[PDB]
Molecule: K10 TLS RNA
Organism: Drosophila melanogaster
C1' cells in the first nucleotide's frame, strides 16, 4: 500500500382517517405510520 465488514444520506412508494363538498358511494385537500422499492457516495477498524 491496500483488502474485508458494518453503517450513513437521497429518491419515490404503501397504509389509515378526518376533513370540504355530492343526488350520491360526490368531488379534493390533510393527518399519522411503515422500509415501502432503487442507485450514489463515505467513515471506523482488524488482517496481508
Nucleotide at each position: 500500500g491496500g483488502c474485508u465488514c458494518g453503517a450513513u444520506u437521497g429518491u419515490a412508494u404503501u397504509u389509515u382517517u378526518a376533513a370540504a363538498u355530492u343526488a350520491a358511494u360526490u368531488c379534493u385537500u390533510a393527518a399519522a405510520a411503515a422500509c415501502u422499492a432503487c442507485a450514489a457516495a463515505u467513515c471506523g477498524a482488524g488482517c496481508c